[PDB]
Context: bound to proteins that are not shown
DNA sequence: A
DNA sequence: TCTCGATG
C1' cells in the first nucleotide's frame, strides 16, 4: 500500500 | 461520511 | 477524528 470490523 |  | 484485525 489493498481490504473489511469497530469508537465517537 |  | 480514532482505534483494531486481516491480507499479496
Nucleotide at each position: 500500500a489493498u481490504c473489511g470490523a469497530g469508537a465517537u